[PDB]
RNA sequence: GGGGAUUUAAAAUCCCC
Repeated sequence: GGGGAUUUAAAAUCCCC
């Protein structure tokens, strides 16, 4: 980075490019 997993949505974490 951009998809997923979790979240009401996020940070963080895990996987895949």